[PDB]
RNA sequence: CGCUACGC
DNA sequence: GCGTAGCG
Ligand code: PDI
Numbered sequence: 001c002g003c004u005a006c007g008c
Numbered sequence: 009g010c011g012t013a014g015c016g
Stems, first nucleotide, its partner, number of pairs: 001016008
Other pairs, nucleotide, nucleotide, family: none
C1' cells in the first nucleotide's frame, strides 16, 4: 500500500 | 469518509 471485519 | 485490526 489493496482488500476484508470492527469502531467512528 | 476515516481510524483500527486481520489478510494479501
Ligand atoms: O497469497 P498471499 O495472498 O500470498 O497468501 C499467503 C498464502 C500463500 O500460500

Method: solution NMR. The entry became public in 2000. This is an experimental structure of RNA, together with DNA, with 16 nucleotides shown. Keywords: HNA-RNA complex, double helix, A-type conformation, RNA. It is bound to PHOSPHORIC ACID MONO-(3-HYDROXY-PROPYL) ESTER (PDI). The PDB entry is titled "SOLUTION STRUCTURE OF A HNA-RNA HYBRID".